Context: bound to proteins that are not shown
RNA sequence: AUGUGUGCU
DNA sequence: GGGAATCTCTTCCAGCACACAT
DNA sequence: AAGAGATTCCC
Numbered sequence: 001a002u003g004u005g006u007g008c009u
Numbered sequence: 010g011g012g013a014a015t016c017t018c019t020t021c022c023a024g025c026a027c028a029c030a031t
Numbered sequence: 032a033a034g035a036g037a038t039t040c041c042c
Stems, first nucleotide, its partner, number of pairs: 001031001003029007010042011
Other pairs, nucleotide, nucleotide, family: 002030cWW
């Protein structure tokens, strides 16, 4: 630096 | 010359976070 | 990945 996932708004 | 089908290209969103992974 | 557009092929 991109993807997965969860959390809050 | 028109219509249909198939392939290719483009779109693909509000914020922060914590994660992991490649 | 899904939808739209363009190109090609067949009628």
RNA transcript, together with DNA: 42 nucleotides with solved positions. Crystallisation conditions: 5-7% PEG 3000, 0.1M MES pH 6.1-6.3, 0.3M LiCl, 10mM MgCl2, vapor diffusion, hanging drop, temperature 295K. It comes from the structure "Crystal structures of bacterial RNA Polymerase paused elongation complexes". Method: X-ray crystallography, resolution 4.29 A. The entry became public in 2013. The entry also contains DNA-directed RNA polymerase subunit alpha, DNA-directed RNA polymerase subunit beta, DNA-directed RNA polymerase subunit beta' and DNA-directed RNA polymerase subunit omega, not shown here. Keywords: RNA Polymerase, transcription, paused transcription elongation complex, transcriptional pausing, DNA directed RNA transcription', TRANSCRIPTION-DNA-RNA HYBRID complex.